The RNA (Telomerase RNA) from Tetrahymena thermophila, together with DNA, has 170 modelled nucleotides. The structure was determined by electron microscopy at 3.3 A resolution and released in 2021. The 2021 paper behind the entry is "Structures of telomerase at several steps of telomere repeat synthesis". An Rfam search finds the family "Ciliate telomerase RNA" in it. Rfam describes the family as follows. Telomerase is a ribonucleoprotein reverse transcriptase that synthesises telomeric DNA. Telomerase RNAs differ greatly in sequence and structure between vertebrates, ciliates and yeasts, but they share a 5' pseudoknot structure close to the template sequence. Rfam classes the family as a non-coding RNA gene. Its Rfam clan is "Telomerase clan". Keywords: telomerase, polymerase, reverse transcriptase, ribonucleoprotein, REPLICATION, REPLICATION-RNA-DNA complex. The reconstruction used 193,117 particles. Among the 6 different proteins in the entry, which are not shown, are Telomerase holoenzyme Teb3 subunit, Telomerase reverse transcriptase and Telomerase associated protein p50. Entry title: Tetrahymena telomerase T3D2 structure at 3.3 Angstrom.

[PDB]
Context: bound to proteins that are not shown
RNA sequence: CCCGCUUAAUUCAUUCAGAUCUGUAAUAGAACUGUCAUUCAACCCCAAAAAUCUAGUGCUGAUAUAACCUUCACCAAUUAGGUUCAAAUAAGUGGUAAUGCGGGACAAAAGACUAUCGACAUUUGAUACACUAUUUAUCAAUGGAUGUCUUAUUUU
DNA sequence: GGGTTGGGGTTGGG
Repeated sequence: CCCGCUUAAUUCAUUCAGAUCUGUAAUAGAACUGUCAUUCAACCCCAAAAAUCUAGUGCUGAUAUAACCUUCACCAAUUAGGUUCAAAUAAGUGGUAAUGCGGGACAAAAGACUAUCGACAUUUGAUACACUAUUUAUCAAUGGAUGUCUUAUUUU
C1' cells in the first nucleotide's frame, strides 16, 4: 500500500400552537396530540469579463550570480546536501486520517515444455453499438501469449 | 381558450 470480514445503543433536547391534570398568590410540575410554506426555497445597489473556443505562440538560444534533485503516514509552508538540461541517498514547523484479524515468493537471462489456444495474447487500421469523464464485439494485419519446472528454506 | 421573461452564475466594494 492493496484485498475479504467486523466495528452501537436508550432521550443530548422537545420552538409554535391545541386540549387535560396537580398546588398556588402569580412562577411551577406531569403526560398527550398537529406541524416546512402564499407550492414552491433562493437579499439588494454599483462596478469588471463575455467566440456556436477543432482557432489561435517568435511552440520558444538561458540569469551555474542558474535551473533541477534528495526525506516512512499524506498534504502545505521553513533549513541542509548533491547534478549539469537530468538522477539517487536529507533536517526543524502547521494541518488531516487512523477497530482488530488474515494474504502479499518468481525476482528473471533464458532452457525445457510439441500443455494449450483456427475459443492464445498483444498491437494497430476498418466496421458496428455507444458516448457529458464506456469497463465492448467482428474483420484485417502481426506474433506471441498462457499454466509448470531449474538457478530457492519461517533465527523468516 | 393565452397573457414581461425566466433566466444562469455566484467576484468585489457597500